[PDB]
This is an experimental structure of RNA (Vibrio vulnificus strain 93U204 chromosome II, adenine riboswitch aptamer domain) with a sequence from Vibrio vulnificus, with 65 nucleotides shown.

């Protein structure tokens, strides 16, 4: 000091308003909290919801010990 399999850095999160939509749907934004990511915070896939407003859960990256 290069590489690979593992973990860990409050969890590629979290809370909130507005918006839209209905199992062929689940969207489109703001603000606010946090810090490996500060112009970030994505993406897939299951499951779920018998038509109602509302999501769940998993898996995948980037650095640094």
């Nucleotide at each position: 000091g290069g590489g690979a399999a593992g973990a860990u850095a409050u969890a590629a999160u979290c809370c909130u308003a507005a918006u839209g939509a209905u199992a062929u749907g689940g969207u489109u934004u703001g603000g606010g909290a946090g810090u490996u990511u500060c112009u970030a915070c994505c993406a897939a896939g299951a499951g779920c919801c018998u038509u109602a407003a509302a999501c769940u859960c998993u898996u995948g990256a980037u650095u640094a010990u």
About this RNA
Crystals were grown from: 40 mM sodium cacodylate, pH 6.5, 80 mM potassium chloride, 100 mM magnesium chloride, 12 mM spermine tetrahydrochloride, 65% v/v (+/-)-2-methyl-2,4-pentanediol. The structure was determined by X-ray diffraction at 2.3 angstroms resolution and released in 2016. Ions in the entry include magnesium. Rfam match: Purine riboswitch aptamer. Rfam describes the family as follows. Riboswitches are metabolite binding domains within certain messenger RNAs that serve as precision sensors for their corresponding targets. Allosteric rearrangement of mRNA structure is mediated by ligand binding, and this results in modulation of gene expression. A class of riboswitches that selectively recognises guanine and becomes saturated at concentrations as low as 5 nM. In Bacillus subtilis, this mRNA motif is located on at least five separate transcriptional units that together encode 17 genes that are mostly involved in purine transport and purine nucleotide biosynthesis. Its Rfam clan is "Purine riboswitches". Rfam links the family to the GO term purine nucleobase biosynthetic process. The PDB entry is titled "Two apo structures of the adenine riboswitch aptamer domain determined using an X-ray free electron laser".